[PDB]
RNA sequence: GACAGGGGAAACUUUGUC
Numbered sequence: 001g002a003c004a005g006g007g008g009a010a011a012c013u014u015u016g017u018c
Stems, first nucleotide, its partner, number of pairs: 001018007
C1' cells in the first nucleotide's frame, strides 16, 4: 500500500495475509 474477515444498512472501525 492493496486485498480479505468481523461489528455495522452503509459510512465508518477494527483484525489479518501479502
This is an experimental structure of RNA, with 18 nucleotides shown.
On the sample the depositors note: SYNTHESIZED ENZYMATICALLY IN-VITRO USING T7 RNA POLYMERASE.
The 1997 paper behind the entry is "Solution structure of a metal-binding site in the major groove of RNA complexed with cobalt (III) hexammine".